[PDB]
About this RNA
UNCLEAVED RNA SUBSTRATE; FIRST RNA FRAGMENT OF CLEAVED SUBSTRATE; RNA RIBOZYME STRAND: 61 nucleotides with solved positions. It comes from the structure "CATALYTIC RNA ENZYME-PRODUCT COMPLEX". The work is reported in "Capture and visualization of a catalytic RNA enzyme-product complex using crystal lattice trapping and X-ray holographic reconstruction" (Murray et al., Mol.Cell, 2000). Crystals were grown from: pH 5.00, VAPOR DIFFUSION, HANGING DROP. It was solved by X-ray crystallography to 3.1 angstrom.
RNA sequence: GGCCGAAACUCGUAAGAGUCACCAC
RNA sequence: GGCCGAAACUCGUAAGAGUC
RNA sequence: GUGGUCUGAUGAGGCC
Repeated sequence: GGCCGAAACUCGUAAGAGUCACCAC
Repeated sequence: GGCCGAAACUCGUAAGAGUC
Repeated sequence: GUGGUCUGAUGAGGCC
């Protein structure tokens, strides 16, 4: 790297959803 | 790298969602 | 891409 995503966090009353920006090499 | 995603966090009253 | 720094903004472990 592609993807599945344990799992934290954030938004939700829940169901559920979501993913910053900068360096240095 | 692609993807699945345990899992934290954030938004939700929850269901659920998400990278601002 | 390797190590970092950050942020509410995550990646135990999977697989091809």